This is an experimental structure of RNA (Chili RNA Aptamer), with 51 nucleotides shown.
Primary citation: Mieczkowski et al., Nat Commun (2021), "Large Stokes shift fluorescence activation in an RNA aptamer by intermolecular proton transfer to guanine".
Crystals were grown from: PEG 400, MES, Spermine tetrahydrochloride.
Method: X-ray crystallography, resolution 2.95 angstroms. The entry became public in 2021.
RNA sequence: GCUAGCUGGAGGGGCGCCAGUUCGCUGGUGGUUGGGUGCGGUCGGCUAGCC
Ligand code: V6T
Numbered sequence: 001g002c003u004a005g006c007u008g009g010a011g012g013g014g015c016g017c018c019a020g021u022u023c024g025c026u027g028g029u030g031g032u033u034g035g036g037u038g039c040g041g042u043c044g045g046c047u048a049g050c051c
Base pairs, nucleotide, nucleotide: 001050002049003048004047005046006045007044009043014039015038016029017028018027019026020025
Other pairs, nucleotide, nucleotide, family: 008011cWH008035cWH009010cHS010043tWS011041cWH012031cWH012040cWH013030tSS015030tHH021024tWS031036cWH033043tHH035041cWH036040cWH
C1' cells in the first nucleotide's frame, strides 16, 4: 500500500438534523461492510496473509 475475516469499538451513545420539553434535557436518526448521500470520514481497532 492492499486482500480476507471479526469487531460500537477511540472519537461516542459526538456534531448536525427532526420531534418532545418542566427549556435542565430527553427520545429518534443510532451500529445492518453495500458500514456512510448529512458532517467528523479515505472512521478506529484486532487476527491472518500478499507486496
Ligand atoms: C454505544 C449511527 C452512531 C450510532 C450510535 C449508536 C450506538 C452505541 C450501542 C451498541 C451496542 C450496545 C447492545 C452491545 C450493549 C449498546 C449500545 C449504539 C452512536 C453514535 C454516539 C453514532 N452507540 N450503541 N450493546 O452513528 O447502538 O454516536 O454516531